[PDB]
About this RNA: The RNA has 22 modelled nucleotides. Hoang and Ferre-D'Amare published it in Cell(Cambridge,Mass.) in 2001: "Cocrystal structure of a tRNA Psi55 pseudouridine synthase: nucleotide flipping by an RNA-modifying enzyme". The entry also contains tRNA Pseudouridine Synthase B, not shown here. Released in 2001, the model rests on X-ray crystallography data to a resolution of 1.85 angstrom. Crystals were grown from: ammonium sulfate, magnesium chloride, peg400, hepes, tcep, pH 7.5, VAPOR DIFFUSION, SITTING DROP, temperature 295K. Keywords: protein-RNA complex, T stem-loop, tRNA, LYASE-RNA COMPLEX. The depositors describe the entry as "Crystal structure of the E. coli pseudouridine synthase TruB bound to a T stem-loop RNA".

Context: bound to proteins that are not shown
RNA sequence: GGCAACGGUUCGAUCCCGUUGC
Numbered sequence: 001g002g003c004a005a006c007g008g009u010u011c012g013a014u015c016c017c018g019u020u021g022c
Base pairs, nucleotide, nucleotide: 002022003021004020005019006018007017008016
C1' cells in the first nucleotide's frame, strides 16, 4: 500500500488529496 477518526474539493468521491491514530 491497508484500516480508522477528522478535514478538504463548486453537491449523490467508500473511491482522489491532507492531518492524526493503528